[PDB]
RNA sequence: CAUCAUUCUAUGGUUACCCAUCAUUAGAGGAAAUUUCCAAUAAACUCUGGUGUAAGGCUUAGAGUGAUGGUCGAGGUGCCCUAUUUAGGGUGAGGAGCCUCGGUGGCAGCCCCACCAAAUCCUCUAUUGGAUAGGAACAGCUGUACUGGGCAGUUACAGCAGUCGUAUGGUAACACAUGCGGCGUUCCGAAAUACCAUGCCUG
Repeated sequence: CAUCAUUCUAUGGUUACCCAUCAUUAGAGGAAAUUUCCAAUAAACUCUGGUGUAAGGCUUAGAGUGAUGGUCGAGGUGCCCUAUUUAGGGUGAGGAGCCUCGGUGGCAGCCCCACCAAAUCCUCUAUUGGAUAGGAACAGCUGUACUGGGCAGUUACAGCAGUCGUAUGGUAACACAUGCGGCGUUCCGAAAUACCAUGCCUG
C1' cells in the first nucleotide's frame, strides 16, 4: 500500500423518499472441443446509471486500535450411467450462489487420515465454410511376374503410343520432321468397398 466495519468532523446531502439487493429497458466483454489450420460462434456472464419494494452504517474530505503490515482460507458444494442406491463405476471446458471454523471416530486435546449434510444451477460438450488427410469411375497396345498348371481381373512395372521441354531440315509461314530427355486424368473435404484385389476352372 489495497482492503469489511468501528468511528469524529457537515460552512456539503433530494427528507412523503435517497440508499444497498430485486421486475424493467440500452450497449460493450471467452474456452475446451475437431480428426490439420483459419475465422465463425456464444449462451451463460461481465460492467456503465436512474427510478418502484424494507430498515439505516450511507456514495462527498482525514486518520488511531485492528487482520495480515502478502490474505479473509479450503473444504466443499455439479451432472452421466448402474436392481452394489445409506452403494458402485465413469467423469473435458467455462461462468453465478452460501456452510463457515461443525461434531463424531482412530495413540483420543491439535497437529494426521477416515467419516454425515446445507443453496447449488447454468452452458458448450459443438461446427459450420472453407484450404488440407484419403477415396472412387477411368489410363491404347503388347511384355515379364505373381499359379501344381491355367482362364479372367488387378497391380509392380518395362518399352512403343502419348504428352511438355530443345534445335536440327526450315521458314514464309505454325506444320511437318529429326535429335535429346522427364512426366496419368477429372472429381470430390470423406471414403466405405459386408468380401477386396483376388475371383474362377482343373491335375
Molecule: IAPV-IRES
Organism: Israeli acute paralysis virus